[PDB]
Context: bound to proteins that are not shown
DNA sequence: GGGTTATGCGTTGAATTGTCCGG
DNA sequence: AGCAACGCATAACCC
C1' cells in the first nucleotide's frame, strides 16, 4: 500500500 | 410524418477506529 | 456472470 474478514459506534 | 414512450446505462448510497493477514 | 430508485436515452404509436 489496496482491498478481504471481524468488531465496537450510530443502542 | 414528426415526436410520444418503453429500453439501455449512467451516478450515489453518514459518521470514526480499536484487529485480525494477505498480495 | 443476481441492487434500488429515478432519469436520460434511441425507435415504435395513431392520430
Nucleotide at each position: 500500500c489496496c482491498g478481504g474478514a471481524c468488531a465496537a459506534u450510530u443502542u